[PDB]
Method: solution NMR. The entry became public in 2010. Solved structure of RNA with a sequence from Homo sapiens, 42 nucleotides shown. The work is reported in "The Solution Structure of the ADAR2 dsRBM-RNA Complex Reveals a Sequence-Specific Readout of the Minor Groove" (Stefl et al., Cell(Cambridge,Mass.), 2010). Taxonomically the source falls in Homo (Eukaryota, Vertebrata, Primates, Hominidae).
RNA sequence: GGUAAGGUGGGUGGAAUCCUUCGGGAUCCCACCUACCCUGCC
Numbered sequence: 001g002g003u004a005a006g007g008u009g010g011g012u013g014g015a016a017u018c019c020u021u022c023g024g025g026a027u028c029c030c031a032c033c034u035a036c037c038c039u040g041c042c
Stems, first nucleotide, its partner, number of pairs: 001042004006037009016027004
Other pairs, nucleotide, nucleotide, family: 005038cWW015028cWW020023tWS
C1' cells in the first nucleotide's frame, strides 16, 4: 500500500405504540446506510 475478516458507534429509512391544539414531541420493533476502530495475509 493492497486484499480479506472481526469489533463498535452514529445516521437514515420502513412497520407499530403513546400524548397532541395535527403544528410537534416521546416510546418500541425491523431493515438499510455510513463512520470509526481493530485483526489476519501478502
The depositors describe the entry as "Solution NMR structure of the lower part of the R/G stem loop RNA". The entry is an ensemble of 20 models.